[PDB]
Context: bound to proteins that are not shown
């Protein structure tokens, strides 16, 4: 840093 | 409140 959930990061 | 990007929220 308005709030939660999900994915990723050669 | 370790960071960035994306999607969603009768």
């Nucleotide at each position: 840093a308005a709030c939660c959930c999900g994915g990723g990061g050669a």